[PDB]
């Protein structure tokens, strides 16, 4: 790095901020 | 349009780097094996 099940969560950008073998 | 709720199962490619264990070895052929994902936030604007 890729699937999945349990739940929990109203929801789209904005400023920074923070993570890692496995694009920053 | 990397990714940032909790809990809990499947799996793969690479040692490139970063780490630690092992090696004190004579080549001209590249060639030791392992762990990290068990990972990361608040506020505001509507």
């Nucleotide at each position: 790095g890729g699937c999945c099940g349990g739940c929990a969560u109203g929801g789209u950008c904005c400023c920074a901020g923070c993570c890692u073998c496995c694009u920053c | 349009u990397g990714g940032c709720g909790c809990c809990g199962g499947c799996u793969g490619g690479g040692c490139a780097a970063c780490a630690c264990c092992a090696u004190u070895g004579c080549a001209c052929u590249c060639c030791g094996g392992u762990g990290g994902c068990g990972a990361a936030u608040g506020g505001g604007a509507c």

Solved structure of RNA (Hepatitis Delta virus ribozyme), 70 nucleotides shown. Method: X-ray crystallography, resolution 3.4 angstrom. The entry became public in 2004. It comes from the structure "Crystal Structure of the Wild Type Hepatitis Delta Virus Gemonic Ribozyme Precursor, in EDTA solution". The entry also contains U1 small nuclear ribonucleoprotein A, not shown here. Rfam match: Hepatitis delta virus ribozyme. Rfam describes the family as follows. The hepatitis delta virus (HDV) ribozyme is necessary for viral replication and is thought to be the only catalytic RNA known to be required for viability of a human pathogen. The ribozyme acts to process the RNA transcripts to unit lengths in a self cleavage reaction. The ribozyme is found to be active in vivo in the absence of any protein factors and is the fastest known naturally occurring self-cleaving RNA. On this family, see Ferre-D'Amare et al., Nature 1998: "Crystal structure of a hepatitis delta virus ribozyme".